[PDB]
Context: bound to proteins that are not shown
DNA sequence: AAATGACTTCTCTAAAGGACT
DNA sequence: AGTCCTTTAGATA
C1' cells in the first nucleotide's frame, strides 16, 4: 500500500472476495442543547 | 425491564 | 440542529410525429 | 422538405 468502486492486503504496475446505477422522495437513528417529569 | 463515575420517560430542535 | 443509514418509487427505447428553418 | 427535438406506444401473477 496500487482498485469501476468497497473491504482486507502485497497476493509484484497488482492478489482475493464483493460490487445496480442514476434520479427522486421519505423515514429512522445517533449526538448535543433545552422543558417538564420518573427511578434503585 | 437499566442506573448518580447517573440511568431514564415524553417532548422541542 | 448537525450528522449517517435505510427504505420505496421511476428509467435503463426505437420510432412516430410535430414545430421550425 | 428536410431536420431534429419531443412524445409516443401501453402484457403479464
Nucleotide at each position: 500500500a496500487a482498485u469501476u468502486u468497497c473491504u482486507a492486503c502485497u497476493g509484484u504496475u497488482g492478489u482475493a472476495g464483493a460490487u445496480g446505477a442514476g434520479a427522486a422522495g421519505u423515514c429512522a437513528u445517533u449526538u448535543a442543547a433545552u422543558a417538564a417529569g420518573g427511578c434503585c | 425491564u437499566a442506573a448518580g463515575a447517573a440511568c431514564u420517560u415524553u417532548a422541542u430542535c
Annotation
Shown are 87 nucleotides from a PDB entry: RNA with a sequence from Francisella tularensis subsp. novicida U112, together with DNA. Crystals were grown from: 0.05 M MES, pH 6.0, 0.15 M sodium formate, 15% PEG 3350. The entry is indexed under CRISPR, Cas12a, crRNA, Complex, RNA BINDING PROTEIN. It was solved by X-ray diffraction to 2.3 A. The source organism's lineage runs through Bacteria, Gammaproteobacteria, Thiotrichales, Francisella and Francisella tularensis subsp. novicida. It was solved together with CRISPR-associated endonuclease Cas12a.